[PDB]
Background: Solved structure of RNA (RNA APTAMER), 27 nucleotides shown. NMR data were recorded at pH 6.2 and 297 K. The entry is indexed under HIV-1 REV PEPTIDE; RNA APTAMER; BOUND PEPTIDE SECONDARY STRUCTURE, PEPTIDE- BINDING RNA, TERTIARY ARCHITECTURES, ADAPTIVE-BINDING, RNA BINDING PROTEIN-RNA COMPLEX. It comes from the structure "SOLUTION STRUCTURE OF HIV-1 REV PEPTIDE-RNA APTAMER COMPLEX". The 1999 paper behind the entry is "RNA architecture dictates the conformations of a bound peptide". Method: solution NMR. The entry became public in 1999.
Context: bound to proteins that are not shown
RNA sequence: GGUGUCUUGGAGUGCUGAUCGGACACC
Numbered sequence: 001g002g003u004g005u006c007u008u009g010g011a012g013u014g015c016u017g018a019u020c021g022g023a024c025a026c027c
Stems, first nucleotide, its partner, number of pairs: 001027007010020002
């Protein structure tokens, strides 16, 4: 980094969670 899962007060204008990034098990 990818796949599954979860993240936090990890980021983040969303009318406050989409998108992104890590951890954990596996590869």